[PDB]
Context: one part of a larger RNA, bound to proteins that are not shown
C1' cells in the first nucleotide's frame, strides 16, 4: 500500500489480525469508550555524527574602522640659545727619575730679537695650583737650543698626527621667544576688522593600540559524546610450534650516547662459594681451591655470546670515496643486510679484517631558506644580479604520511543535513548488584547443635533496583 | 515507541497482611512466635512533601508485597522534569554553565479497522405459524467485627481466661425500591421590586437568565432513607489427621482397601443463555390453492 | 426440493400510546375502545382569589372562605382524536 484485518500460549529483527499450534467465531449496521493497529500529525527540537551554518565571547589567529604617533607636503618673517660632522686657527698634555707642564714620533744646529728682546700694570685663559701661555699698556741688544744628568723617551725650531677644547667658516639638526599672510574660526560693515596661528586641519608616508566590526580557526580514537586517558619508534606476552594477526588487553623502555664505547694486531676470562690474610668490616686489595657461565657487554627487554661480542694494550681514523651482483621487507614511500670491482689508506709476518658501535628503539617525506664548494645556466653582448648542480644546517611538523607561515572559547536564542551506524524512557539479551529460598552444621540458645536462631564456606529461583550490552524503534 | 507522580478504571501473580484450615513450640489459659496449605474476598480516613518511598496523628480483622510500556495524556491533570524571561549560590577574563535551588510559562472538538459495552436489520434453524419452555455453556456473588449465653466454668498462685455450641448488634460492598426521612421538581401555587403596557382606578400581563427575585411544592429521577444478598447444605479435595496393613515376625496413614479434613474446588443461590449451525423439548392452531 | 399467482393460521405497515426507548427494538390499545387529548371526581401542592360589604384620613384590617387557583398521582367519563384500510404469509426434498 492493498486487506477476505480475532483470543491465547508460543515464534519471529527482541511487543504479530496477516507466521506455528491450539480456542473462539453466522452476515451486515446504528448508538457509545478508547487498550491494541508500536494510531495520526511533525524526515526528533533531547543525544551523537558533518574536516554543515549561524549569534554570541575573548589577554585564540588574522586583517579593518577608530584613535595615538615620527618624516614630509600644504609652510612663511625676525630673533635668542644649542647639538652633530666637515675644514682650517691656537692651545690645552704636570704618575715617579730630574732644571719644568715630557702627547706620539720624526726631523734637525740653529729658532729668533727696530718684522721689539731681560723687566712693570690688563687679562682671554687653562691651571694639576708648581705653572703654561697669547694680545694691550710696559719695553730699546737681548733670548732657548745642540752641551746633559737619571731617564724606555731630550728639551730650540720644524712637521705630519692621537686624546680632548675653545675660535671662525660650511652643511646642518634641535630647542625658545616674538610677528602675520598661509590655513581654520568669528566680526549687522567682508580687497576690511578682531581671535587663533605656521599650530590646527587636510594629503603622503612611518611604527603602535585596537572583538568596535570583519573573516576564520578551535584533531581524531572513544563499549554514546564530555571528562580521563591516548597518538610516533624498540622489546616481551597475548599470538593457536613459519610470517602476519585486535581490545580504552597483561609489563616495560626510547626522542641518547661513545674521539673510543671506533678500527685492526696481540694478549687475558667471570659471578660466586669455602679456606688463609695487617689496619680491613657482608663488600676494598692479596693466596689457595671448587667454579661453563648463573658475571659482563653504557641504559628497557629479549635474542646472542668466554672457541668472545666481555678486560687489557700497541699501532692508528674503513665513524672512507667513486660504485654495486644479489636478496629481505613490503599497498606507496621508506627501512634493511649486503658480497665484489676502483681510488686512496689502517692494522697484521702472513691468512686476512676494517664503508663505526653484539644486535634488535634514539627518530622527520616534500616545501621555503641558510652556508661552504662547484663553474653548468646568465634573458642583445662581456660582465653581473639570480639560479642549478655537491655537501650540509634550520621540525615536541610529539595529533610523530607532518591541512595555513599564521588560530581560542560559549550558544537554554539557536538553525540545517543526517544516525535507532550512537545516549536518555520502555521492551529484549544478560543477572554482577538486587529480591527470595535452600545446603553444612561452628555456635546460641540455664540443660538441649535445630522452639526460635545459623559463623565460615556452598547451591539456586525470580526479573519488581542499580547496573552491563546496543538488538526493533531517533521520516 | 510521550518520558515521574497523582486521579480514574481495573485485572493478575503468590514469596498471604486480615479472614479459613493445619504442625511444631522454650504452646497451662488467653495472646505470641514458626513453619506448612489457600488468591474466595477484603486490605480505613487524615498532617508533611510534586513526591514513588517514608515518617507521624487516629482507627482497624488487617492497614500484603509484586506484573501488566516504572498498566492506564487519541482517559484526565501538569505539582515535578523538560525550551525560551529573572534571580541565588557556585564556577568561568567572557559570552555562559549547573538531575543545584528559586518564581512563571500554549497538553491537537469529529475514531476507518481490531477491542470493549449496548442496541437493531438479514439469512438460517424442511411446512407454515402463536404460545410456553429445557439449560450445554457463560457471567455475577463470595468480606468480616463486636457483644452477650455457655461461664467468671476447663486452664492459672494470682492476675488473667478459653475450646465446642447457642443468641443478638454493626461497617463497609452489591440488588432493587420512594412507604418514611431528606433532596430536586424551569412555570403547580403565593409573595416581593425596577420598568413598560393593557384601560384611568381595580385587576392583570412582558422584560430583569437559557425561572427577574424569594418562600413553598406533587409525580417522577433520587440517597443522606427503606427492604434484602454474601450464605444453609450436599460432593470431591489441600496442608494436616487417622483406621486396617504388608513387602521388612516388629514398626509404617499405602504399596491392596477406607475414614476425617480449608473464607479456597464442584453443585447449590441470583442473570444471561438454543447463532448449543450440536439451531432442543412440549401445547395449541392452519393445510394438502391454482398453473409448462 | 423448481417456478409463479391466489389464500390458510397467522404476521406487518398505519395510527393512540407506554417508568419500554438515542434510532430501531419491546409492551399495551385502535370505536366490539377508556391508547392519548379534554372533562369530572378523589388526591395533592398553595394557603384565605377577584368581586363586593363594613372598619380606619392612609398604608392595611376583618368577612364572605381552608377561599381561589391548581402538571404528572388514583380513577370516573366516549366530548376529542386512534377514520378507512393496504401489503405479505404454507401447499412441506429424498432412503
Nucleotide at each position: 500500500g492493498a486487506a477476505c484485518u480475532g483470543g491465547c500460549c508460543g515464534u519471529g529483527a527482541a511487543g504479530a489480525u496477516g507466521c506455528g499450534g491450539c480456542c473462539u467465531a453466522c452476515c451486515c449496521g446504528u448508538g457509545g469508550c478508547a487498550g491494541g493497529a508500536c494510531g495520526a500529525a511533525a524526515a526528533g527540537a533531547c543525544c551523537c555524527c558533518g574536516u554543515g551554518g549561524a549569534g554570541c565571547u575573548u589577554u585564540a589567529c588574522u586583517g579593518c574602522a577608530g584613535c595615538c604617533u615620527g618624516g614630509u607636503g600644504u609652510u612663511g618673517g625676525c630673533u635668542c640659545u644649542u647639538g652633530g660632522u666637515c675644514g682650517c686657527g691656537c692651545c690645552u698634555g704636570c704618575g715617579u727619575a730630574g732644571g719644568a707642564u715630557a702627547g706620539g714620533u720624526g726631523g734637525g744646529a740653529g729658532c729668533c730679537u727696530g718684522u721689539g728682546a731681560a723687566c712693570c700694570c690688563c687679562c682671554g685663559c687653562c691651571u694639576c695650583c708648581g705653572g703654561g701661555u697669547g694680545g694691550g699698556g710696559g719695553g730699546g741688544a737681548g733670548g732657548c737650543g745642540c752641551c746633559g744628568g737619571u731617564g724606555a723617551a731630550a728639551u730650540a725650531c720644524c712637521a705630519c698626527c692621537c686624546u680632548g677644547g675653545c675660535g671662525c667658516g660650511g652643511c646642518u639638526g634641535g630647542g625658545g621667544g616674538c610677528c602675520u599672510a598661509a590655513c581654520c574660526c568669528u566680526c549687522g560693515g567682508a580687497u576690511g576688522g578682531g581671535g587663533g596661528g605656521a599650530c590646527a586641519g587636510c594629503g603622503c608616508u612611518u611604527g603602535g593600540c585596537g572583538g568596535g566590526c570583519a573573516g576564520u580557526u578551535u584533531g581524531a580514537c572513544u563499549g554514546g559524546g564530555g571528562c580521563g586517558g591516548u597518538c610516533g619508534c624498540c622489546u616481551c606476552c597475548u599470538a593457536a610450534a613459519a610470517g602476519g594477526u585486535a581490545a580504552c588487553g597483561g609489563a616495560g623502555g626510547c626522542g641518547c650516547c661513545c674521539a673510543a664505547a671506533g678500527g685492526u694486531c696481540c694478549c687475558c676470562u667471570c659471578a660466586g662459594g669455602c679456606g688463609g690474610g695487617a689496619c680491613g668490616g657482608a663488600a676494598a686489595u692479596c693466596c689457595g681451591c671448587c667454579g661453563g657461565a648463573g658475571a659482563g657487554c653504557g641504559c628497557a627487554a629479549g635474542g646472542g655470546u668466554a672457541g668472545a661480542a666481555g678486560g687489557g694494550g700497541g699501532c692508528c681514523u674503513g665513524a672512507c670515496u667513486g660504485c654495486g651482483a644479489g636478496g629481505c621487507c613490503u599497498g606507496c614511500a621508506a627501512g634493511c643486510c649486503g658480497a665484489g670491482c676502483a681510488g686512496g689508506g689502517g692494522c697484521g709476518a702472513a691468512a686476512g679484517c676494517c664503508g663505526g658501535g653484539c644486535c634488535u628503539a634514539g627518530u622527520g617525506a616534500a616545501c621555503c631558506g641558510g652556508u661552504g664548494g662547484u663553474c653548468c645556466c646568465g634573458u642583445g653582448u662581456g660582465g653581473a644580479a639570480g639560479g642549478g648542480c655537491c655537501a650540509u644546517c634550520g621540525a615536541u611538523c610529539a595529533a610523530c604520511g607532518g591541512a595555513u607561515a599564521a588560530a581560542a572559547g560559549u550558544u537554554a536564542c539557536c538553525c540545517c543535513g543526517g544516525g535507532g551506524a550512537u545516549a536518555a524512557c520502555a521492551g529484549g539479551c544478560u543477572g554482577a548488584u538486587c529480591u527470595c529460598c535452600c545446603c553444612c552444621g561452628a555456635g546460641c540458645g540455664u540443660c538441649c547443635a535445630c522452639a526460635g536462631c545459623g559463623g565460615c564456606g556452598g547451591g539456586g529461583a525470580g526479573g519488581u533496583u542499580u547496573g552491563g550490552c546496543a538488538c526493533c524503534u531517533c521520516g | 515507541u510521550g518520558u515521574c507522580g497523582g486521579c480514574u478504571c481495573g485485572u493478575c501473580g503468590c514469596a498471604u497482611c486480615c479472614u479459613g484450615g493445619g504442625g511444631c513450640u522454650g504452646a497451662a489459659g488467653a495472646a505470641g512466635g514458626u513453619c506448612c496449605c489457600a488468591a474466595g474476598g477484603g486490605u480505613u480516613g487524615g498532617g508533611c512533601u510534586g513526591u514513588u518511598c517514608g515518617c507521624c496523628c487516629a482507627u482497624u480483622a488487617a492497614a500484603g508485597c509484586g506484573g501488566c510500556a516504572c498498566g492506564c495524556g487519541a482517559g484526565c491533570u501538569g505539582g515535578g522534569u523538560u525550551c525560551a524571561g529573572a534571580a541565588c549560590g557556585u564556577c568561568g577574563u567572557g559570552a555562559g554553565a549547573c538531575a543545584g535551588u528559586u518564581c512563571g510559562g500554549u497538553c491537537u472538538c469529529u475514531a476507518u479497522c481490531c477491542g470493549c459495552c449496548a442496541c437493531g436489520g438479514g439469512c438460517g434453524c424442511a411446512g407454515g405459524a402463536g404460545g410456553c419452555u429445557u439449560g450445554a455453556g457463560g457471567g455475577g456473588g463470595g468480606c468480616u467485627c463486636u457483644u452477650c449465653c455457655u461461664a467468671g466454668u476447663a486452664c492459672g498462685a494470682g492476675a488473667g481466661g478459653a475450646c465446642c455450641g447457642g443468641a443478638a448488634g454493626g461497617g463497609a460492598c452489591g440488588c432493587a425500591c420512594c412507604u418514611c426521612u431528606g433532596g430536586u421538581u424551569u412555570c403547580c401555587c403565593a409573595g416581593c421590586u425596577g420598568u413598560c403596557c393593557c384601560u384611568c382606578c381595580a385587576g392583570g400581563g412582558g422584560c430583569a437568565u437559557a425561572a427577574g427575585c424569594u418562600g413553598g411544592g406533587u409525580a417522577g429521577c433520587c440517597a443522606u432513607g427503606u427492604g434484602c444478598g454474601g450464605a444453609a447444605g450436599g460432593g470431591a479435595u489441600a496442608a494436616c489427621c487417622g483406621c486396617u496393613g504388608a513387602a521388612a515376625g516388629c514398626a509404617u496413614c499405602u504399596a491392596a482397601g477406607c475414614g476425617g479434613g480449608a473464607a479456597g474446588c464442584c453443585c447449590g443461590c441470583c442473570c444471561c443463555a438454543a447463532g448449543a449451525u450440536g439451531a432442543g423439548g412440549c401445547c395449541u392452531c392452519c393445510c394438502a390453492c391454482g398453473g409448462c | 426440493a423448481g417456478c409463479c399467482g391466489g389464500u390458510a393460521a397467522g404476521g406487518a405497515c398505519c395510527c393512540g400510546g407506554g417508568a419500554a426507548g438515542a434510532c430501531c427494538a419491546c409492551c399495551c390499545g385502535g370505536u366490539g375502545g377508556a391508547u392519548g387529548g379534554g372533562c369530572c371526581g378523589g388526591g395533592g401542592g398553595u394557603g384565605u382569589a377577584a368581586g363586593c360589604g363594613c372598619c380606619g384620613c392612609g398604608a392595611g384590617g376583618c368577612g364572605u372562605u381552608g377561599a381561589g387557583c391548581c402538571g404528572a398521582c388514583c380513577g370516573g367519563u366516549c366530548c376529542c382524536a386512534a377514520u378507512c384500510g393496504u401489503c405479505c404469509g404454507a401447499g412441506g426434498u429424498c432412503u
Method: X-ray diffraction, resolution 2.45 angstroms. The entry became public in 2023.
Shown are 862 nucleotides from a PDB entry: RNA (23S Ribosomal RNA, nucleotides 2018 to 2897) from Thermus thermophilus HB8.
Crystals were grown from: 0.1-0.2 M Arginine-HCl, 0.1M Tris-HCl pH 7.6, 2.5% PEG-20K, 7-12% MPD, 0.5 mM BME.
Among the 50 different proteins in the entry, which are not shown, are 30S ribosomal protein S18, 30S ribosomal protein S17 and 50S ribosomal protein L31.
The depositors describe the entry as "Crystal structure of the A2503-C2,C8-dimethylated Thermus thermophilus 70S ribosome in complex with mRNA, aminoacylated A-site Phe-tRNAphe, peptidyl P-site fMTHSMRC-tRNAmet, and deacylated E-site tRNAphe at 2.45A resolution".
Taxonomically the source falls in Thermus thermophilus (Bacteria, Thermotogati, Thermaceae, Thermus).
Ions in the entry include magnesium, potassium and zinc.
The work is reported in "Structural basis of Cfr-mediated antimicrobial resistance and mechanisms to evade it" (Aleksandrova et al., Nat.Chem.Biol., 2024).
It holds a match to the Rfam family "Bacterial large subunit ribosomal RNA".